Shown are 49 nucleotides from a PDB entry: RNA with a sequence from Saccharomyces cerevisiae. The work is reported in "The structural stabilization of the kappa three-way junction by Mg(II) represents the first step in the folding of a group II intron" (Donghi et al., Nucleic Acids Res., 2013). Sample source: sequence occurs naturally in S.cerevisiae and was synthesized in vitro using T7 polymerase and synthetic DNA oligonucleotides. The entry is an ensemble of 20 models. The structure was determined by solution-state NMR and released in 2013.
[PDB]
RNA sequence: GGAAUAUGCUCAACGAAAGUGAAUCAGCUUCGGCUGAGAGCUAAGUUCC
Numbered sequence: 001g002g003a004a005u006a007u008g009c010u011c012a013a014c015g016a017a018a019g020u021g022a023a024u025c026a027g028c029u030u031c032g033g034c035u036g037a038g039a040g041c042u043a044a045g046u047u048c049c
Stems, first nucleotide, its partner, number of pairs: 001049005008041004013020002024037005
C1' cells in the first nucleotide's frame, strides 16, 4: 500500500370518491410505537502478505 466481508436512518399521506407511493407480510403492546422479513440513502470494524 492493496484484497476480502457488512451496518444505521426513514417507511407516509393528500383526498368526498377514483386514484397515487420508496412506504408491503407476521407478532408484542401500557396504544406510543416497533422487531424481523421487504424499500431509498447511506459506510466503517476484522484480517493477510